[PDB]
The depositors describe the entry as "Cryo-EM structure of P. urativorans 70S ribosome in complex with hibernation factor Balon and EF-Tu(GDP) (structure 3)". 23S rRNA, nucleotides 2004 to 2868 from Psychrobacter urativorans: 773 nucleotides with solved positions. Rfam match: Bacterial large subunit ribosomal RNA. Helena-Bueno et al. published it in Nature in 2024: "A new family of bacterial ribosome hibernation factors". The entry is indexed under Ribosome, Hibernation factor, Dormancy, Balon. The sample was in a buffer at pH 7.5. The structure was determined by cryo-electron microscopy at 2.74 A resolution and released in 2024. The entry has 52 different proteins, among them Small ribosomal subunit protein uS4, Large ribosomal subunit protein uL30 and Small ribosomal subunit protein bS6.

Context: one part of a larger RNA, bound to proteins that are not shown
RNA sequence: GAAAUCGCAGUGAAGAUGCUGUGUACCCGCGGCUAGACGGAAAGACCCCGUGAACCUUUACUACAGCUUUACAUUGAACUU
RNA sequence: GGGUUCUAACUCAGGUAUAACAAUACCGAGGACAAUGUAUGGUGGGUAGUUUGACUGGGGCGGUCUCCUCCUAAAGAGUAACGGAGGAGUACGAAGGUGCGCUCAGAACGGUCGGAAAUCGUUCAUAGAGUAUAAAGGCAAAAGCGCGCUUAACUGCGAGACCCACAAGUCGAGCAGGUACGAAAGUAGGUCUUAGUGAUCCGGUGGUUCUGUAUGGAAGGGCCAUCGCUCAACGGAUAAAAGGUACUCUGGGGAUAACAGGCUGAUACCGCCCAAGAGUUCAUAUCGACGGCGGUGUUUGGCACCUCGAUGUCGGCUCAUCUCAUCCUAGGGCUGAAGCAGGUCCUAAGGGUAUGGCUGUUCGCCAUUUAAAGAGGUACGCGAGCUGGGUUUAGAACGUCGUGAGACAGUUCGGUCCCUAUCUACCGUGGGCGUUGGAAAUUUGAGAGGAUCUGCUCCUAGUACGAGAGGACCAGAGUGGACGAACCUCUGGUGUUCGGGUUGUCACGCCAGUGGCAUUGCCCGGUAGCUACGUUCGGAUGGGAUAACCGCUGAAAGCAUCUAAGCGGGAAGCCCACCUCAAGAUUAGAUUUCCCUAAAGAGCCGUUGAAGACUACGACGUUGAUAGGCAGGGUGUGGAAGUGCAGCGAUGCAUGUAGCUAACCUGUACUAAUUGCUCGUUUGGCUUGACC
Numbered sequence: 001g002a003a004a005u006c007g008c009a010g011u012g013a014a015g016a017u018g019c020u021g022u023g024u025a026c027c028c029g030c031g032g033c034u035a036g037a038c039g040g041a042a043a044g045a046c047c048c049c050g051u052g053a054a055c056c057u058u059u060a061c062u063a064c065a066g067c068u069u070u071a072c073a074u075u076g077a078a079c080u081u
Numbered sequence: 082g083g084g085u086u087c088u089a090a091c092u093c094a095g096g097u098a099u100a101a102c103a104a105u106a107c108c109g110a111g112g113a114c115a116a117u118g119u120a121u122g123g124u125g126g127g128u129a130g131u132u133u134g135a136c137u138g139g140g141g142c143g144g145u146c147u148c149c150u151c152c153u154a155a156a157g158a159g160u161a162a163c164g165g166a167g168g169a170g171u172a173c174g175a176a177g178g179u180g181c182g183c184u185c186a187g188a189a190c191g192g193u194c195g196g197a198a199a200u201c202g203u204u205c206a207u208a209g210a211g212u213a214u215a216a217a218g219g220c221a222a223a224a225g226c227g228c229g230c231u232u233a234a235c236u237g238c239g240a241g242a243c244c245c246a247c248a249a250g251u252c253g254a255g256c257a258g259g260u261a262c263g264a265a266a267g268u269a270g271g272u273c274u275u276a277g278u279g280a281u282c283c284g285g286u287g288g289u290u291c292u293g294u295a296u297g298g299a300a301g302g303g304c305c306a307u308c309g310c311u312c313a314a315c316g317g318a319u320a321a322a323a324g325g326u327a328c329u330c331u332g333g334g335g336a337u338a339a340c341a342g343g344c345u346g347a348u349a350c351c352g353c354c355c356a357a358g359a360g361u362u363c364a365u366a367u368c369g370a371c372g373g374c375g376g377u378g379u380u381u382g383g384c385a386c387c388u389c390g391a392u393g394u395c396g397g398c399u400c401a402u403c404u405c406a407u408c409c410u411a412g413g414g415c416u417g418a419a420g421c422a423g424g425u426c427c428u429a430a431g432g433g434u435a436u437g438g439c440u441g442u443u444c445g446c447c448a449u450u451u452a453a454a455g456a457g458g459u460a461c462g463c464g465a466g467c468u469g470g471g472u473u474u475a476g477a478a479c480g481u482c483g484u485g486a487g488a489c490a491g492u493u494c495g496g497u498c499c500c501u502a503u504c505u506a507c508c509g510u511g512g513g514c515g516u517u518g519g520a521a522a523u524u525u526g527a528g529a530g531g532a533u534c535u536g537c538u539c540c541u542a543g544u545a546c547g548a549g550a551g552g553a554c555c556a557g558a559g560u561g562g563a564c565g566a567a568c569c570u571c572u573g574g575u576g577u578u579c580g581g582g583u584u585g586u587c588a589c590g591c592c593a594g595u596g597g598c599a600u601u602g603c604c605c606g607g608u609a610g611c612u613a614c615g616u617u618c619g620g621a622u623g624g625g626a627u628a629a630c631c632g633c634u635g636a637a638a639g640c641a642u643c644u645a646a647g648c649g650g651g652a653a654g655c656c657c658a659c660c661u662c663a664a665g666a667u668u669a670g671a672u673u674u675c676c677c678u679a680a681a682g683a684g685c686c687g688u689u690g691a692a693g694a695c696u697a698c699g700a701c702g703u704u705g706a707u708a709g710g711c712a713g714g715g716u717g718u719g720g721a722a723g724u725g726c727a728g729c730g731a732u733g734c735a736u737g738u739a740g741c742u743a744a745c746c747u748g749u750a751c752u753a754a755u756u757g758c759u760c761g762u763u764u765g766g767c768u769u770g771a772c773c
Stems, first nucleotide, its partner, number of pairs: 003017001006023005026513007035505003039500002047334003052330002054326004060131005066124003070120005076087005091111003095108004134146003143163001147169006170315001171213001172272002177231007185209001187205005211220002214277001216275003235258004241252003247316001260269003283309007291302002341388001342386001343384003347381001349377006358368002394471002396468003400462001401459005408433003411428006435449005476494004480489003514665001518676004523671002528662004534562006546551001564619005572613004579606005584599006623657003630650004677765001682760004686702005707753003710749005717741002723736005
Other pairs, nucleotide, nucleotide, family: 002018cWW005504cWS011016tWH014342cSS014343cSS015342tHS030694tWS033506cWW034035cHS034502tWS037465tWH038387tHS038460tWS042391tWS044046tHS046338cWW047139tSS048337cWS050331cWW051318tWH057485cSS058060cWH060322cSS061126tHH065125tHS069121cWW075113tSS075115tHH076089tWS076113tHS088112tWS088113tWH089113tWS090112tHS091115tWS099104cWS125127cHS131322tWS132323cWH133324cWH136163cWH149215tWS150216cSS153162tHS154161tHH155160tWW168276tWS170278tWS170313tHS172176tWS175232tWW175234tHH184223tWH185210cSS186206tHS192200cWW196198cHS196199cHH208210cHS210223tWW219224tWS220223cSS233259cWH233269cSS236270cWH237270cWH239254tHS240253tHS244249tWS256270tWH263265tHS263266tHS279312tHS279317tSS280312tWH281310tWH290292cWH290293cWH293299tHS293300tHS319321tHS324486tWS326328cHS335339cWH338389tWH340392cWW346347cHS346348tHS346378tWS346381cHS348378cWW348380cWW355371cWW356369tSS356370tHS357369tHS359364cHS360366tHS363417tWW364369cWS366424tSS378380cHS385386cHS392460tWS393498tWW395441tSS399463cWW405430tHS407409cHS407429tWS408430tWH409452cSS412629tSS419546cSS419550tWW420545cWS420551tSS428628cSS429653cWS432534tSS433453tWS434455cWH440444tHS450454tWH451453tHS452534tWS452535cHS463466cHS469498tHS475496tHS483485tHS510696tWS515669tWS519681tSS522672cWH525664tWH526663tSS526666tHS527663tHS540556cWW541555cWS543544cHS543552tWS544553tWH545552tHS547549tHS547550tHS563620cWW569612tHS569613tWH571615cWS576608tHS576609tHS580718tSS580740tWS607743tWS608744cWH613614tSS613615tHS626654cWW627652tWH628651tHS629651tHS634644tWH634646tWS635645tHS636642tWH637638cWW637641tWH638640tHS644646cWH665667cHS676680cSS679761tWS681761tHS687754cSS692697tWS701754tWS705750tWS705754tHS706751tWH707750tHH716742cWW719739tHS720737tSS721739tHS722737tHH728730tHS728731tHS750753cWH
């Protein structure tokens, strides 16, 4: 995905409606119910990985803004040591 | 080479004019300062861009990362682990070369200090020593130990090999030149060997004719030699680099963790074997030291097989289902079993197996009970059944850690639990067809389910037993608790089409009387039905075969012996017995009637019901009480209306236990149930046997 869609004990990619053995079961609704279909929903948020991202921090690195130092320029005159 | 002063640059975010802002003029104040441009040092998470390794029985933390030696390594090489053990990141111009020479460690004996051991002498002494440095393998021609001379610790190379992905690495005779030692043949390209190491780039230095941007140079470059790496994450990413995220995000992974499953069973739990002992004596009534062997999956773990395109965590609630390693009740053996009570072990899973305080708790402690308050499995059962206290998002705080952003199996206050059920399953309830013609009923029972608990009191009997205290088995009588079923007579609950009281307001023309609305307005009662806390009943004391256990007789095995033949007892357990369902029991059963040229019947339709979701089931349909109405009762409410009387009036009294009264009881055709239609036939195959 498609279904002619049962239980059990096993088996098995290790918890089976579907495989083995076996038990049970005439065909089909309606009202309920939610034990299972590892039920539906959202490419697990936990964990790990990726030489992934972002944002935050700092005595990580390297920069820059800002602030500050001096030299030169705008920038001149006199007296004194 | 520093200060003082000046005004003329420059400044004014000062005054006076210029309408205003600005500019300009003047005045005033500063003034070579300030301010700005270029350059420069400092500071600089204010902001930007980034980095912050890998291995790893998940990741983090810790450890490791290159080289050498041994083992693992399976007698060639090689060979992994967060396998078991150790070393290296040097040293030496002699500790290299050569020629020559030598032999150690120890033990014993003798000898001044002087010994266990210093130095000396003697005898044994294949290395029990040494080899600079770990270990392995070597080492007498010593590779070990001294002495003399020395620089081969050369230069150019190198046939040939080992090893090897490459880049590298290793060994190497021989040749040429120059030596060193030796008398010489010769030996020497470092050291007994295997560790002592780092590519490229870039930059430096010593040399060199190679180049030399028109030409000559030179600069620069090339070639040869050499220097600068804990590039130690040691094939080295950059010259240059830490963290946090619970505010988070993306791409992936069950390649890899947390839950649950699986494998395993170290550990755990349970059992058994041995018997030192404890038990006053006495191993085995009871317990079982030191040790041994299993079973379970059941604790704490190990693994990483399933699921990361999602398998929801603990506890509670609800609802369970199974096991037996049994808590109670039942049956037994032994007992340190007098009785009563126990203790162990065997059988036994039919039932039963509390309520609370604390804490989110499971648990645990405690209180009070109980016959008992079992141990477990079930995705540590159960969130598409509920909850949401804890854990485990985002807020906030304390302690602690951090400079910090933040962090804490530390705490604290707070904090969205979705899904209408398709299939399986289950609980109910139908339709269809079948069941050898059809139909109406009644049924048997293959089978299935339900149920299965137990206290106390009396009596036996204050008997048995016992020194007393105490105190039965086995028999019988009653009365409970929990559970279940049915029921509604009783006791109650409810009782929104029953009866009253009453507040507010609106209306019925008005008064009176009534009605709407305010939760049924509120309040007081209450019929039927439904219902529990009410009532009644139930759990059997029976049969059969058994469990453990106890036998009878009895041999194997002259005895003994429950057993081998044969004959018994024996449990709440099994099978019946009780209650309910039950022929789709496809093996579809049985009996009694009825009917077959549309029959017997069934259905539709209608009136309906303590039946019911729809169905189904039950009753009735005029030859009728099926429903409603109606009549008469009952029940409930409690004294209608109108009128009269008393009172000023509210109101009271009488008429009169009145009026009203759902679903109740008994009747009664007044109304509605129309002999309408549809489905369903025509004797029910064949074979054989008996009979006829």